The RNA has 22 modelled nucleotides. It comes from the structure "J4/5 Loop from the Candida albicans and Candida dubliniensis Group I Introns". NMR data were recorded at pH 6.1 and 298 K. Znosko et al. published it in Biochemistry in 2004: "Structural Features and Thermodynamics of the J4/5 Loop from the Candida albicans and Candida dubliniensis Group I Introns". The structure was determined by solution NMR and released in 2004.

[PDB]
């Protein structure tokens, strides 16, 4: 450079 | 839901 991803936060 | 953000991963 490019595409994934546990999860969080605001209304 | 919609907006926003991301431990972290692959090429």
């Nucleotide at each position: 450079g490019a595409g994934g991803a546990a999860g969080g936060c605001g209304a | 839901u919609c907006g926003u953000u991301a431990a972290u991963c692959u090429c």